[PDB]
Context: bound to proteins that are not shown
RNA sequence: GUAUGCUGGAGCAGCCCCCGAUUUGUGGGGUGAUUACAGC
Numbered sequence: 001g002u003a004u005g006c007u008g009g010a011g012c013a014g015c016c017c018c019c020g021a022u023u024u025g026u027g028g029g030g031u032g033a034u035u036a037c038a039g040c
Stems, first nucleotide, its partner, number of pairs: 005040004009035001013034001014031005019025001
């Protein structure tokens, strides 16, 4: 580990917030979607 347009599915993953915490947690909540997806 740049979402340079639009439609539709996917938030198990990624990421963020709250809570916790010599720290990255299988605690809680989100994420108009970033895509081993299908179309214009």

An RNA structure (crRNA), in which 40 nucleotides are resolved. Method: X-ray crystallography, resolution 1.89 A. The entry became public in 2022. The work is reported in "Structure and engineering of the minimal type VI CRISPR-Cas13bt3" (Nakagawa et al., Mol.Cell, 2022). The depositors describe the entry as "Crystal structure of the Cas13bt3-crRNA binary complex". It was solved together with Cas13bt3.